[PDB]
Context: bound to proteins that are not shown
RNA sequence: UCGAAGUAUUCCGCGUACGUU
RNA sequence: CGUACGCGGAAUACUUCGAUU
Numbered sequence: 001u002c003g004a005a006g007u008a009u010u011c012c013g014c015g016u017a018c019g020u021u
Numbered sequence: 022c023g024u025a026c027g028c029g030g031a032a033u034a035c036u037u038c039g040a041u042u
Base pairs, nucleotide, nucleotide: 001040002039003038004037005036006035007034008033009032010031011030012029013028014027015026016025017024018023019022
């Protein structure tokens, strides 16, 4: 560097619901 | 803009495994 698995995050897109505590 | 989940992806960190005898 290539591929796969897992863990913890971050980000974008779409969709839903709720909001001046 | 804020919060909670859903879906499809991306990115990072850590761990493990594989890679022309």

Overview:
This is an experimental structure of RNA with a sequence from Lampyridae, with 42 nucleotides shown. Foss et al. published it in Febs Open Bio in 2019: "Structural insights into interactions between viral suppressor of RNA silencing protein p19 mutants and small RNAs". The entry is indexed under Viral Suppressor, RNA silencing siRNA binding protein p19, altered affinity for microRNA, RNA BINDING PROTEIN. It was solved by X-ray crystallography to 2.2 A. Crystallisation conditions: 3-12% PEG 1500, 100 mM Sodium Acetate pH 4.6, 10-40 mM MgCl2. It comes from the structure "CIRV p19 protein in complex with siRNA". The entry also contains RNA silencing suppressor p19, not shown here.